[PDB]
RNA sequence: GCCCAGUGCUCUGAAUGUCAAAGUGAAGAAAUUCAACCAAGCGCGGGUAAACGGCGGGAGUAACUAUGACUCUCUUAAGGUAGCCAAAUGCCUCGUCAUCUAAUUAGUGACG
RNA sequence: CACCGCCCGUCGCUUGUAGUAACGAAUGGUCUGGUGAACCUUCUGGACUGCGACAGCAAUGUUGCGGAAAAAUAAGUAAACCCUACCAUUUGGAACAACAAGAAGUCGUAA
RNA sequence: GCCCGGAUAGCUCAGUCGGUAGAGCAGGGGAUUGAAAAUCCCCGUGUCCUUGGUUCGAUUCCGAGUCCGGGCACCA
Numbered sequence: 001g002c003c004c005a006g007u008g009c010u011c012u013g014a015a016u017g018u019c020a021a022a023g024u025g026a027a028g029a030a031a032u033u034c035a036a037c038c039a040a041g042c043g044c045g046g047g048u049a050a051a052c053g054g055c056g057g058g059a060g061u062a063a064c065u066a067u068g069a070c071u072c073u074c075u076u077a078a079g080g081u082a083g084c085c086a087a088a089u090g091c092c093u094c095g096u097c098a099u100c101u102a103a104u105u106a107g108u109g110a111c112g
Numbered sequence: 113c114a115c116c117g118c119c120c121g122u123c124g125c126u127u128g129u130a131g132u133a134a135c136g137a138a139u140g141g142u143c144u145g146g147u148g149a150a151c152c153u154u155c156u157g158g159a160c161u162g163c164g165a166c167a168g169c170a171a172u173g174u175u176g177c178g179g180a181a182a183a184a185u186a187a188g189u190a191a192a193c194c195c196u197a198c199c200a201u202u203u204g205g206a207a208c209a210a211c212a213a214g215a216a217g218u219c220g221u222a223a
Numbered sequence: 224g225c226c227c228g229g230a231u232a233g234c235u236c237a238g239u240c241g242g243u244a245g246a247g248c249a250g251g252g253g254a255u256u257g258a259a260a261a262u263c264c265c266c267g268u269g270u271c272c273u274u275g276g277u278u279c280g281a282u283u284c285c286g287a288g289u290c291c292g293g294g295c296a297c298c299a
Stems, first nucleotide, its partner, number of pairs: 001055003006052002008048004013044001017042002024035004057074001058072003095111005120220002123217001125214005135204008145194003150189002153186001156183001160179001162177002165174003224295004229290002234247001250266003272288004
Other pairs, nucleotide, nucleotide, family: 003077cSS004051tWH014015tHS017293cSS017294cSS019040tHS023036cWW023037cSS029030cHS054077tWS056075cWS067068cHS068070cWS076079tWW080081cHS086095tWH090091cHS093095tHS100107cWW104106cWW118223cWW119222tWS124215cWW130209cWW134205cWW143196cWW144195cWW148191tHS149190tHS152187cWW154185cWW155184cWW157182tHS158181tHS161178cWW164175cWW205206cHS228291cWW229291cWW231237tWH231244tWS232233cHS232234cHS232246tHH233248cWW233267cWH234248cWW235246cWW236245cWS237244tHS238271tWW239241cHS241278tWS241280tHS242279cWS243244cSS244269tWS245269tWH253263cWW255262cWH276284cWW
C1' cells in the first nucleotide's frame, strides 16, 4: 500500500422473525394449561483496520538456449505495495560471487 | 515500392563498448614533524717545521717566537631518508550489472 | 428443544377468501445484423411436496407427514 468476509467495536438505521417477569384473552370447578401481543438483547442493515488481525495458489505462453512485462484459468476480503535481507527472521545452508586470509562454518559487499 | 503506409516502448536476442565520479597503483611535485652525510666559516688543537738565546766545535738538547697537518667545535648551506597532509600526469579493475547499435524477435498499438 | 415462512414451469417466484395456474429469466423458432448486444413477434413444461377429511367440486380450507428456509432459547 490493499483487504470490513472472519472477531471485535460502533449509527438515526431493517416494510417484517424470536424474545422474561408482571399486564391481557381463552378453557375448566380450580389447581392449573393453552393463547396473543411484549423492553432490551438477538438475527438483518451500515461505517470501522495509527482496531485484532490478515496479504493465494497452476497452465499454456521462441525467434540457440533458458526465459515473463503476455493471456488462460480455479479461486477467498484482499492475493505483499513501497521499500529490505542468508539480517537477531532463510528451512536446506557451511546459500552462490566477490572481498579480507598463506587458510575463513567468522566477518563485509553484493544477488532474491 | 505511396495505410496491406509509417512507427513507439517494455522484455528478449544478435554484434559490441568501457565513459563520468570515486578508489588503487605509478611518475613527478609541494606541505608538516624529525633523523642528517658533506662542505664554507668559527673557536679551539698544534704532530711537523722555520727563526733566536742558552747546554757542545758538531748529531742532539731546553726554552721564547712563527707558520702549520690530524683531531675536535658552534652557528650555517643542505644532500639524502622517514613521517603528516595536498596537487599534477598517467594507467587499472570483475561475475551480475550497465551502455551502444540493429532487426518481418515478443506484447500491444502511442504518434 | 420451541416459535414464524415456504413446497408451483428447468431456474426465481405469483396466486379466487372453493370454480383459470400465471408472470420474469433461461431454452427454442423467426425477422434484424460488419461483429456482439439490445431490440421485435411466436412458443415450450406443471399430482401446484405427500396423505386423508370439508365441498357439487378445492392451487386455495383444516389435520397430519417429510423436507428446506427463518428465527429465539438453553446445554450437566
This is an experimental structure of RNA (60S ribosomal RNA fragment; 40S ribosomal RNA fragment; tRNA) from Oryctolagus cuniculus, with 299 nucleotides shown. It was solved by cryo-EM to 9 angstroms. The work is reported in "Structure and dynamics of the Mammalian ribosomal pretranslocation complex" (Budkevich et al., Mol.Cell, 2011). NCBI's taxonomy places the organism under Eukaryota, Dipnotetrapodomorpha, Tetrapoda, Euarchontoglires, Oryctolagus. It holds a match to the Rfam family "Eukaryotic large subunit ribosomal RNA". The family has 88 seed sequences and 107,465 matches in Rfam 15.1. The depositors describe the entry as "Core of mammalian 80S pre-ribosome in complex with tRNAs fitted to a 9A cryo-EM map: classic PRE state 2". The entry is indexed under Mammalia, translation, elongation cycle, tRNA, RIBOSOME. The entry has 7 different proteins, among them Ribosomal protein S5, Ribosomal protein S14 and Ribosomal protein S30.